[PDB]
RNA sequence: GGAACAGCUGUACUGGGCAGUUACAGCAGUCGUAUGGUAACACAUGCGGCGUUCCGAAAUACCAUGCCUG
Repeated sequence: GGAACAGCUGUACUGGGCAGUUACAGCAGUCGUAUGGUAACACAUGCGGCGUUCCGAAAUACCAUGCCUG
C1' cells in the first nucleotide's frame, strides 16, 4: 500500500413476484477527559487517540441459479 472484523438498513437486475450474485454507501470496534450533581463511582454530548492477524494487486481463445408463464 492492501484486506478483513460482532449487528442493521437501503438501492439496482426479465414482463411480474420471490431468493440471490455483484456492486455501492452509512453506522461499527476501544479509551481518556470535562460538565451537569455530591466527594470518586451508573447516565447524555463534544473532541482526540487507538487495535490484532494476514496478504495476494500489470496485458491474448471456454465455463454460474431455482419456480411459474409466454
Method: solution NMR. The entry became public in 2015.
An RNA structure with a sequence from Apis mellifera, in which 70 nucleotides are resolved.
The entry is an ensemble of 10 models.
Entry title: An NMR/SAXS structure of the PKI domain of the honeybee dicistrovirus, Israeli acute paralysis virus (IAPV) IRES.